[PDB]
RNA sequence: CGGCAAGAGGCGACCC
RNA sequence: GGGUCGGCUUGCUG
Numbered sequence: 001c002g003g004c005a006a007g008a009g010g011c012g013a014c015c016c
Numbered sequence: 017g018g019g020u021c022g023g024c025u026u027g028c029u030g
Base pairs, nucleotide, nucleotide: 002029003028004027005026006025007024011022012021013020014019015018016017
C1' cells in the first nucleotide's frame, strides 16, 4: 500500500 | 462521557 482481524489514544466525523 | 465510523498502533494475509 491492498484486503482481513485485534489493541490503545479519544484526535476528527457521526450517533446516543 | 459512552458507542459507532474514520485516523493511528499492533497482528494475520496478499
Shown are 30 nucleotides from a PDB entry: RNA. It comes from the structure "Solution RNA structure of stem-bulge-stem region of the HIV-1 dimerization initiation site". The structure was determined by solution-state NMR and released in 2005.